[PDB]
Context: one part of a larger RNA, bound to proteins that are not shown
RNA sequence: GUCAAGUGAAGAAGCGCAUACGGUGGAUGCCUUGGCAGUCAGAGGCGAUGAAAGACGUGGUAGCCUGCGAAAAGCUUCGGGGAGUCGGCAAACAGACUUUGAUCCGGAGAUCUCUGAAUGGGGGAACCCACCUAGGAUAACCUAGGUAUCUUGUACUGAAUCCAUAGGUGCAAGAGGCGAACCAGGGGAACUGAAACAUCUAAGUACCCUGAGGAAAAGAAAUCAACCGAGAUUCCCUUAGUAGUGGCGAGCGAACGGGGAUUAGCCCUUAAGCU
RNA sequence: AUUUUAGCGGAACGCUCUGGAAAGUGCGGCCAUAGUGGGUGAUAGCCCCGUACGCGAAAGGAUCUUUGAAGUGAAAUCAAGUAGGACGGAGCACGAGAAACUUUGUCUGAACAUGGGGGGACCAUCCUCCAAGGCUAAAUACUACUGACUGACCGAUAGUGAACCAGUACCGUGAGGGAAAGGCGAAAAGAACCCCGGAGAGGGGAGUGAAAUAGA
RNA sequence: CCUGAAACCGUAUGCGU
Numbered sequence: 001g002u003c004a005a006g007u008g009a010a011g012a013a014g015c016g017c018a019u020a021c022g023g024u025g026g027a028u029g030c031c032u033u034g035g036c037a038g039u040c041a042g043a044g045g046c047g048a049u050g051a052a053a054g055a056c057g058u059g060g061u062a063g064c065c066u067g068c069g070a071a072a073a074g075c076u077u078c079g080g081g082g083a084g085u086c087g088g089c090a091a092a093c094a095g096a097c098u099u100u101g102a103u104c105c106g107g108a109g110a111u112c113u114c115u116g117a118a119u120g121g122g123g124g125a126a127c128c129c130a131c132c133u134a135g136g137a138u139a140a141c142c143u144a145g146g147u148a149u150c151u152u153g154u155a156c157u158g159a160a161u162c163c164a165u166a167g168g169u170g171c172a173a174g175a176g177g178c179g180a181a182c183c184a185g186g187g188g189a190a191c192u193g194a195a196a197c198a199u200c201u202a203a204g205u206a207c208c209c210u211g212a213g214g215a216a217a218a219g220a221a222a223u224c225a226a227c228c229g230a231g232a233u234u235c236c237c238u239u240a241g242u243a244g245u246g247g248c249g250a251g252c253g254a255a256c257g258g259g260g261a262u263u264a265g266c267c268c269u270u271a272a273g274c275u
Numbered sequence: 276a277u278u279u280u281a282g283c284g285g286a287a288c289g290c291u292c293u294g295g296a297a298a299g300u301g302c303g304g305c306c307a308u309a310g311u312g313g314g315u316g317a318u319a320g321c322c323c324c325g326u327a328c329g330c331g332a333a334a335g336g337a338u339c340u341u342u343g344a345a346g347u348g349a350a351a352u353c354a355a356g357u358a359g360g361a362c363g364g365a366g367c368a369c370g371a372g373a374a375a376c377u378u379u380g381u382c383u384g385a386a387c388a389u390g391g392g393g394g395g396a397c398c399a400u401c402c403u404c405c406a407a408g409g410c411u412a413a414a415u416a417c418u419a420c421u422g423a424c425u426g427a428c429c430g431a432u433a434g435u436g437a438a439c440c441a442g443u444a445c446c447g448u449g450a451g452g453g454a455a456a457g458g459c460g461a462a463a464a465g466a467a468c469c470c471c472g473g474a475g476a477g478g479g480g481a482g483u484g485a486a487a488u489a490g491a
Numbered sequence: 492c493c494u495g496a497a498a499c500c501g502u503a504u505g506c507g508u
Stems, first nucleotide, its partner, number of pairs: 014508010029493001030458002034429002036426001038424005043418002045178002053115003056069003061091001063089003075109006120129003130147007150174008182213001183211005193200001197247001223230002234261005244252002265410003277337004288303003292299001304321002306310001312324003359383003364378003369395001391404004445452002465492001468480004
Other pairs, nucleotide, nucleotide, family: 012013cHS012014cHS024498tWS025497tHS026495tWS026496tHS027495tHS028494cWW032431tWH033438tWS035434tSS037425cWW044214tHS047117tWS048119cWH050117tHS051118tHH051177tSS052116tHS054126tSS057072tWS059064cHH059065tWH059087cWH060091tWW060092cWW066073cWH069070cWS071074cSS071110tWS079281tWS082100tWS084096cWW084102tSS085095cWW086094cWW099100cWS138140cWS149175cWW151172cWW158166tHS159165tWH160164tWH161163cHS161164tWS181214cWW181417cSS182416cSS183216tSS188204tWS188206tHS189205tWH190203tHH191202tHS192201cWW193250cSS199249tWW200250tWS200370tHS204205cHS213215cSS214416tWS215415tWH218233cSS219232cSS220265tHS220411tWH222391tSS223403tHS225228tWS225402tWS226394tWS227401cWS232413tWW233414tWW239256tHS240255tHH241242cHS241253tWS242254tWH243253tHS244368tWS246249tHS246370cHS250370cWW262413cSS264411tHS267350cWS268270tWS271353tWS272351tWS274350tWS282329tWW284328cWW286309tWS287320tSS291300cWW293297tWH294296tHS294317tWS295316tSS296316tSS297299tHS315319tWH330331cWS332333cWS332334cWS355386tWH356357cHS356384tHS357385tWH358384tHS362380cWW367375tWW369372cWS379380cHS390405cWW418419cHS429433cSS433438tWH436441tSS437441tSS441455tHH442453tWS443454tWH444453tHS459463tWH459489cSS460462tHS460464tHS461485tHH464483cSS464489tWW465490tSS465491tWS466481tWS466490tWS467481tHS472475tHS472476tHS473474cHS482490tWW483487tWH484486tHS484489tHS
């Protein structure tokens, strides 16, 4: 050096599991200019001298917040203090005073555009049209005030109607609107409970109007007690969930008497008032 | 007659380690009528602002006073369509119940404090109060607004709907409804300069910083 | 732009299909 027979390792298109790094995502941890509920004090009102709420405008440049209002991130005065300053979301220009009044904080005043109870008449809120008076201003205006209704009073005025009331003007004083709860009155439900539901509950509660105050209301015995006595009202603790009341059902529920807080009583808006 | 809106004084610490930075490790001293505050490059009675007592205040405010007027109001009687009555309702703890008492929508009606009305149907006896005119502080209820303080309260899906330019954006013809949204470092020292790229976006270096896988 | 998790998505390395 040869066939036949038996046996079957590699090879992953892509996937599975574990670890190692990344990405996405915004939890956990730590932190707070913001809240939340109490305690103890305040102060309890603002408005026709124009309010609560806003529009528009104001800066050396540009939007928005915060301040102010055509005298517009300010003006004048007193007081405090004291070296940096020109608000916030945020740069480069331009400048004001040092030792004091410049920023900066507190008191008082002056300005305070148009809307809004809005009040000279109207309107689609932040708009339009006006008069009157005294002054100024050039066929075109500007200052300065005034000009709403209702109450009360007060003058003047004077209808049918003779008288004289209504009515109408002129003046004075007040009110109107807003605000969380609290208080007193006017009006006042239903669901739901009753294992259904008409009486009843829920409940004179929710809500809706009208007043007023910093609190209100209530208060000074024609009151309660038992033969003893107590002497204004308001609020807390007990009597007591008791007597009662109740389709005697669900339920609703006192007083008398005790204990405390607080410690005044007086009198005429009107016989004849001080309020 | 006092408080109130601004202020002012306000005591006591040094070296030594590690660290980017000491208030911390060490080692000593002092203050105190003020030692559990805040914040300073990490844990501070003695570094900074503050904390216990006094002074107040040109000027206003309020509260007690004198005080002014006027009301706050110290400050005289009394009670006629009234008490009661009859139907109809309310309030009384009390749902016609033997139902007293207060009320008032309709209809009526007295005695003169020698009277009167009360004591839970009603009646006699006793007790106790003066109705038909008024005035009143305190104890009491409340918080939109302030100011101190305090917490076995929250710690950004919690706590206000709202820590952020929130009753905004948005949704509705309207009344009305109604969000989401915090954090670089001790300090901006917030990246000069170089290389790729569209003259960009984004990266790679380099520099600042204790640390850039702390780079908006 | 402190810390920086889970689901979700990847890239390498080992072993099995």
Molecule: 23S ribosomal RNA, nucleotides 2 to 516
Organism: Pseudomonas aeruginosa